Released in 2025, the model rests on cryo-EM data to a resolution of 2.46 angstrom. This is an experimental structure of RNA (28S ribosomal RNA, nucleotides 9 to 432; 5.8S ribosomal RNA, nucleotides 2 to 158) from Plasmodium falciparum 3D7, with 576 nucleotides shown. The sample was in a buffer at pH 7.4. The PDB entry is titled "High-resolution cryo-EM structure of the Plasmodium falciparum 80S ribosome bound to E-tRNA". The work is reported in "Antimalarial drug artemisinin stabilizes PfRACK1 binding to the ribosome" (Go et al., Structure, 2025). Keywords: Plasmodium falciparum, RIBOSOME. The entry also models magnesium and zinc ions. An Rfam search finds the family "Eukaryotic large subunit ribosomal RNA" in it. Rfam 15.1 lists 107,465 matches to the family in 2,616 species.
Context: one part of a larger RNA, bound to proteins that are not shown
RNA sequence: UGAUGUUAGGAGGGCAAAUCCGCCGAAUUUAAGCAUAUAAUUAAGCGGAAGAAAAGAAAAUAACUAUGAUUCCUUUAGUAACGGCGAGUGAACAAGGACCAGCUCAAACGGUUAAUCCUUCGUUUGGUGCAAACCUUUCGACGGAAUUGUCGUUGAAUUAUUCCAUGAAUGCCUUUAAUUUGAGCAAAGUGAGCAGGAAUGCUUCCCCAUAGAGGGUGAAAGGCCCAUAGUUCUUUUUAAUUUAUUCAUUGGAAUUUUUCAUGUCGAGUCGUGUUCUUUGAGAUUGGAGCACUAAUACGUGUGAUACAUUUCACAUAAAGCUAAAUAUAUGUAGGAGACCGAUAGCAAACAAGUACCGUGAGGGAAAGAUGAAAUAGUACUCAGGAAUGAGCAAUUAAAUAGUACCUGAAAUCGUUAAGAUGGA
RNA sequence: AGCACAGUCUUAACGAUGGAUGUCUUGGUUCCUACAGCGAUGAAGGCCGCAGCAAAAUGCGAUACGCAAUGAAAAUUGCAGUGAC
RNA sequence: UGAAUCAUCAGAAUGCUGAAUGUAAACUACACCAAUUCCCU
RNA sequence: GGGAAUAGUGGUACUCCUACAGAAAA
Repeated sequence: UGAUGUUAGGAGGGCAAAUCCGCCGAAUUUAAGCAUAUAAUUAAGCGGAAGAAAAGAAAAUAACUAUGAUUCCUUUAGUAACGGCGAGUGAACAAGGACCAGCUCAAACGGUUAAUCCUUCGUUUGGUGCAAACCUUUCGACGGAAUUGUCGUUGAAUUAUUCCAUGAAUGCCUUUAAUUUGAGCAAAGUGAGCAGGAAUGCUUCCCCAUAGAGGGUGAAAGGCCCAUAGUUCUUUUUAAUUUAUUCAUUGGAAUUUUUCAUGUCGAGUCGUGUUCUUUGAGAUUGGAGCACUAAUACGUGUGAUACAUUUCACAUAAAGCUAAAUAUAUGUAGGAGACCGAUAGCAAACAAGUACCGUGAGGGAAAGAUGAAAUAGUACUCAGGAAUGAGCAAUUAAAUAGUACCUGAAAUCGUUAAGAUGGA
Repeated sequence: AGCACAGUCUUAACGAUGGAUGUCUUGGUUCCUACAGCGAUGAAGGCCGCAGCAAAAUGCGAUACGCAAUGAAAAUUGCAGUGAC
Repeated sequence: UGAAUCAUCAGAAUGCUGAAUGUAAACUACACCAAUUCCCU
Repeated sequence: GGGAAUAGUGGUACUCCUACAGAAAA
């Protein structure tokens, strides 16, 4: 100073995308044709994050009696402006609201003493749990990093008035009101009569309601069951209220008085020329490539038409961080509707991205219903090789409800009867 | 025991074929509310296995349609089995 | 009622792969290093 | 400290950071 090391301790890689960040990049179409323009700073392609991300504490507006970091809603306004000035496109300031918050480096100052940081090994105080584990704690040792720059102050002293942090013990720890999880309790008829296979129906006789939401039960139930109104415990986290005291030490901080000192302030960066993109930005709005290349606060930048000489106002670029108000065609959980009702609604109400097709990328269906109960699913006899048929035999309220089982239309066909019938 | 010609067309009644109509719904669809990533401590996805008799789907992982612990608390079944007084 | 069943779900256990990461892959193919794991005490 | 079993178990990618280790040039 590179390299080497299966040396010790660690990180990156892939999946997922509705909302979010960065790049890359069309044509269909419209212009009644078409090349600029439009579609569009879009679709397809490639990378990167979070419960939000991005943005953000003025090198900002205005021209007023002046406002004052970012974001979003109502307006400004289809306005100023861009455009074969055609078709078409299109912002900002003020005003009313939601929310509300400000900070750190660099540079200046500190050398009778880098004050700073990290690894490993120990040790020391109080709490919580059955256990597993987890809070709190200031002491040390060896080793290393760092002056090629860690830490403190935020210009440095002096005056007074006030505030903050830090140790000792008998010190008290009481009530209430909200905000959310999980449990318990929870009124009032299974009364006559009709018809029924079976009341939750009809007619009469009673009742409960802080409960007449919903579901179940052999037909429509406030009083048959679960639940429903209500109420009591329980678990979180948070407002008041209740109580201090006497003693100890060292550090800090705001103003107020007297003084001195007038510092620093982000460079192949800004800017200018030229080329291409992008924008409402037009003798060029932002970005980018190449060439040239500043000043030092009395400077530099902006004030929407290209210059030269000046006045005025506003701000302080080229480093960094930050909650809320905003979004959500994804995943998961909960609630609901003047929504669809099995050719409808998601492709899929069912062993649905399934069966099946294609070498492959890919394509992709059809298919719900017996009955209250099958803890009623068809016993017996006769004929027949069987399948199946019939019965004097059989379940059911019902089998013309028999599992291809609710209802059971039309096209098309069978049986019986009554008619018509010389190329429609 | 007897009597209708056959075919074609028309109308009634009873049937066959087929699956419309009506009634039903543990399914869709949209809106509102809340929360939000996982992975070298090996993810998403793929394959292979597991039951006494066991193809699919669902669930699990050599302890394999389930072990232990905690709350309820007598049944669970096609057969065989297994459970508290 | 730690038993039959339901619910909860914190302990234990969780095959071969896959970013797949010893070398390969229409192979259950082939390396190097450390032998490894239990029971009593 | 004894007594057993088993060819069974674990480790070995690439890039990078903080320590460390020795070697090399200068």